[PDB]
Context: one part of a larger RNA, bound to proteins that are not shown
RNA sequence: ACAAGCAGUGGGAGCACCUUCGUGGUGUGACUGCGUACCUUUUGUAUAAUGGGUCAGCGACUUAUAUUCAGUAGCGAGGUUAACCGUAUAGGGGAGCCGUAGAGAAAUCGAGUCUUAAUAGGGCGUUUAGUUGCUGGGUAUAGACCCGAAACCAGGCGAUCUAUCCAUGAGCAGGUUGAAGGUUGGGUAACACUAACUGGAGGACCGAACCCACUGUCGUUGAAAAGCCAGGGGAUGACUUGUGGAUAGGGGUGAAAGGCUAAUCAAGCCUGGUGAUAGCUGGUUCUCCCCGAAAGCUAUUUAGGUAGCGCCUCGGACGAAUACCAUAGGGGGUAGAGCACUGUUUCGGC
RNA sequence: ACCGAUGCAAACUCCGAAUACCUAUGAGUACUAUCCGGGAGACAGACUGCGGGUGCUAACGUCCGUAGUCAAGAGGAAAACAAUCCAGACCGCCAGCUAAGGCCCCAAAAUCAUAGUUAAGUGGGAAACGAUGUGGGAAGGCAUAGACAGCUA
RNA sequence: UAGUCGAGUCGGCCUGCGCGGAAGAUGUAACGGGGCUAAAACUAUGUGCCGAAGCUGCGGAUGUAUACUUUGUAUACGUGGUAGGGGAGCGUUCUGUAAGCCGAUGAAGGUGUGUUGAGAAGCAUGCUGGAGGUAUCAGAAGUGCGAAUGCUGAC
Numbered sequence: 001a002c003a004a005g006c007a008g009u010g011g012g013a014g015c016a017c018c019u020u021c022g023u024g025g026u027g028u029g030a031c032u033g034c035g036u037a038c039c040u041u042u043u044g045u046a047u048a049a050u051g052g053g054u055c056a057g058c059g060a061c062u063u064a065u066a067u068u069c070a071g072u073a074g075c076g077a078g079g080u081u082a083a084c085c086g087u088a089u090a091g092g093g094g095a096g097c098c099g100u101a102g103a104g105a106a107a108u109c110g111a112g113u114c115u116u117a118a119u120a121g122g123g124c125g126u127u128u129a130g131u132u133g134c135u136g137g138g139u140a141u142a143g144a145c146c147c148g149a150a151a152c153c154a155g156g157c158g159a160u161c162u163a164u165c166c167a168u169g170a171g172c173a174g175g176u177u178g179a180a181g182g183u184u185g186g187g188u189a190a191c192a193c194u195a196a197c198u199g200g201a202g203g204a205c206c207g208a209a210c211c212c213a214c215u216g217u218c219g220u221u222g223a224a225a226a227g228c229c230a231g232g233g234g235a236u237g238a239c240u241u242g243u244g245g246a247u248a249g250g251g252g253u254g255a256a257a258g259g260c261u262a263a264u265c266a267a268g269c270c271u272g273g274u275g276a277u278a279g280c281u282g283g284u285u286c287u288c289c290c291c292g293a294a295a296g297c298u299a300u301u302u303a304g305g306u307a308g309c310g311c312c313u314c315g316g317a318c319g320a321a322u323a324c325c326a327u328a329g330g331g332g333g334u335a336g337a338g339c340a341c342u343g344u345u346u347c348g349g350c
Numbered sequence: 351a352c353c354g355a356u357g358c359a360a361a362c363u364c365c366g367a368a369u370a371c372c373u374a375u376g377a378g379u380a381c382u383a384u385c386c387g388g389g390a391g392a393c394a395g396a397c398u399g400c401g402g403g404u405g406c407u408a409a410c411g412u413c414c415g416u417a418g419u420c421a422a423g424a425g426g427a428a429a430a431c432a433a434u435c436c437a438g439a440c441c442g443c444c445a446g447c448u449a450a451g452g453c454c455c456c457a458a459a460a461u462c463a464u465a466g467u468u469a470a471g472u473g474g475g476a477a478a479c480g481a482u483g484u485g486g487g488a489a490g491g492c493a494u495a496g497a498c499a500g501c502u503a
Numbered sequence: 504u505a506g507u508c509g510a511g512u513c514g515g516c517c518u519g520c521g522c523g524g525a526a527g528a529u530g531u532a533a534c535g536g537g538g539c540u541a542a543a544a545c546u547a548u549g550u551g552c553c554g555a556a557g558c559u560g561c562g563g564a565u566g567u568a569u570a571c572u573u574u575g576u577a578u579a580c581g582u583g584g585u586a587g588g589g590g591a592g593c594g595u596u597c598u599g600u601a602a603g604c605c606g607a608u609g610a611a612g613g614u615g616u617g618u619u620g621a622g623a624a625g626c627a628u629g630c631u632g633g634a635g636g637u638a639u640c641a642g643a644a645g646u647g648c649g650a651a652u653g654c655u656g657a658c
Stems, first nucleotide, its partner, number of pairs: 008034004014028005038051001040049001053658006063142013078098003084092002102109002112124004145283002148280001152273006163247009172237001174206003177202001181198006210234003214231003218227001249265001251261003286592006296309005311391001312389006321382001322380003325376006336365001337363002342359003346355004395420010425436003440563004445559003451553003454537003460550001462549006473539001479523002483520005490513003502505002564582008593647001595644005603637003612631008
C1' cells in the first nucleotide's frame, strides 16, 4: 500500500514517551491553502542554455618603488634629511627635496610680463599655508586578481619502430611449360629449307612454408590502442629475412601517400626563455546600514574593445540664484486645410 | 494657351492651430539649482501606447522620436503569462478600509433589486456577401362607396 | 374586371441583438473546469459586500533634519534594488600587554542541550578527550569557499 509534480512552507487531527499535569516538553505528521533548485550569461531562463556524483582538506586583488587625493599627528613661513658614522630604533650627517612668483620660445624683466609703432586693446598672473611621517582610495613600472592556448626561440636526446643505403650470413615442399644452343637425317650444283632427338631459359605457370592485405560477417567498455574466421595476391626475384653499421629536425629518408623518422609528424622528443601573450571564456570565499545607474552622443583597422562627454556615488563650497503652477511678452510652418506658386487630374467653352 | 465647374501632393503653400520651446514677475510647496575635487560602472537593450521611414498598413521584423514598465521591482488581477492593469515590500500581529478585478460551486464576497434584449450555449474566434429570425423608430401607398391571398367566369 | 369573402394590408428607410458563409492532423481542447437560458448571457440604473506586502490601527528597529542652547529625548520626513560608490562591524592565525590570568578538582579539539543579540556570532553546561589555552587594548595578515569540465584523498 485509492493516490500525481523542486519535496518545503503557513495551518492542523491523532498516536508514543516525558511531565513542573498545561493554555507544557520531545518524536512523528493523516488532512489542507500556496509553491517549476542553485550559479553563470543574458533583452529575457523551471528552462530541453553553462557548471557541479558527494564529503573533507587546499584554491584567486598581493609585494616593492614612485606619484596624486583624503583622514590623522608633529612642526609651521617654513618643513625634512639621504647615503653614511654610530655598543646602533638614540645621537650626529643640511648635500639635496618641497613650499615661499609670475610672464615669455628665449635673451630678459619681475607684482608684473608677453604681444604691438602703441602708455591703446587683449592673454596669462598678482589666489596669501605648507611640509614630513602613519593609515586608506586611485594610477604607473614590474607576471600585478587566479587558471587556460595554438605558437616562436636556444641547447641537448633519439634510426632497438619505421624509410633508404652499406657489410656479412640465412631461406624458398611439390608439380608444369619447354627459349637459345647442339647432334643426326632429308634436300640443294652449293646455300636455303626441313623432321626427330637432345638442351633447360624465364622480373614464366599451378601451389605449401614465407611475405602481403582485395571482399564479407564478427569484434568496437575487444582475446587485440588495428585482430579472428572464410575466401584472396606474390611465391628464383625490382624476392623474403637475421646480425652489426650510416644518414638527425626546416634536417634525414621517400618506385612520391605530405608517407615515415620509437602507439607522437604541414616541421619529432626533452629541458630551458617561461609565470610567453590572450581587447576571449570561466571563477572570485563573513555580516549589517545609506544612495543608486547605463545599454546614448562623438571618435576610433572601430563595430562583443577603448577614450572625452551624458547618467551614479562620496567630500568641500554656497543658499533660493532651482523646479512645479498662474499671469505677461515672443518666433514658428507641423496637424488640418487650400489651389495663390510648382507639378499632377476630370468634364465642358473658345 | 486662356475661361468656367471639379480632385490630389514627403521633397507644393494664399493660410494655419493644439502642444512644445525661450524670457520676466509672482503665491504656495519642496533640501532645489550651481561651483571645486576623490571613486565608478556603462557605451548587446526589450515590450507596450502615440507620430513616422522601411516591409505586404506582414512578423515576438527593422530603424528613429516620445512616454510608461522590465532591465535592477516583490504583492493583487488577467487559467498558467519579464515588458498589460492596480500598486512601490524596514520588521511583527489569528485587527480594520479600499484599488484593479469580482460576488452559483471548485474559490472570499448578491442564486441582490428594477426595466428591457437574446434562443444562437450567441455569450465562450473571423470577411465580402445571402436571408419573410426577432425588438424599437420615422415616413409612404391602398382599405367597411369594402383593401391582400384563395376561390367563382 | 363582376362574384361569395369581412380588417387591416403592401413595399422600402434608420437602428438593437441574433443566423449561414465556417475544413486538419495524440484526446473533449476557441468560457480554466463544473455547470448556466424570466441566466450564473447582454444593455441601463441602484444598494451592499469581497478583494493587495496600497492606506489606517497597535508594538519594535533604523537614516536625515529641526529643536533640547552636553546629552539621547520629542517632532517631521524617509528605509524595493543589478553594475557601482559610501559607512559600520563579526570571527580566524601570529606579536606585545603576559614571569600576568585559566587549567589533571580536566586545556584545545569532537558531540548534544539551554540561552542571548539585528547579523556575521557570543555565553553556560552534560558526555568524550587528555595538555594546553588566553581577557583588555593595540599591532601584522598565507583571514572566511559551492560552483572555476578547479587540485588531493575517501566513499
The RNA (23s ribosomal RNA, nucleotides 525 to 1256) from Acinetobacter baumannii AB0057 has 658 modelled nucleotides. The entry has 48 different proteins, among them 50S ribosomal protein L23, 50S ribosomal protein L29 and 30S ribosomal protein S13. Ions in the entry include zinc and magnesium. Rfam match: Bacterial large subunit ribosomal RNA. On this family, see Yusupov et al., Science 2001: "Crystal structure of the ribosome at 5.5 A resolution". The family is grouped with related families in Rfam's "LSU clan". Its family is annotated with structural constituent of ribosome and ribosome in the Gene Ontology. It comes from the structure "A. baumannii ribosome-Streptothricin-D complex: 70S with E-site tRNA". The sample was in a buffer at pH 7.4.